Background: Solved structure of RNA (JIIIabc), 48 nucleotides shown. Primary citation: Kieft et al., Nat.Struct.Biol. (2002), "Crystal structure of an RNA tertiary domain essential to HCV IRES-mediated translation initiation". Released in 2002, the model rests on X-ray crystallography data to a resolution of 2.9 A. The PDB entry is titled "Crystal Structure of an RNA Tertiary Domain Essential to HCV IRES-mediated Translation Initiation".
RNA sequence: GGCGGAACCG
RNA sequence: UACACCGGAAUCCGAAAGGAUUUGGGCGUGCCCCCGCC
Numbered sequence: 001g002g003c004g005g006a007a008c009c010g
Numbered sequence: 011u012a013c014a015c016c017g018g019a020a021u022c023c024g025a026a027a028g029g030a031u032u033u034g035g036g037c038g039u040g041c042c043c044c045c046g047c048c
Base pairs, nucleotide, nucleotide: 001048002047003046004045005044008018009017010016019032020031021030022029023028034043035042036041037040038039
């Protein structure tokens, strides 16, 4: 510099 | 009802024993912080 930021059950 | 917490769990380091992390946080689509990739 650039990309992503969580998925399910009590 | 929604998070905050417990547990399953996932994720990650490890040859194994064993160890780690986690379902984001702010200020005004921009910027800052933290995690992870080149």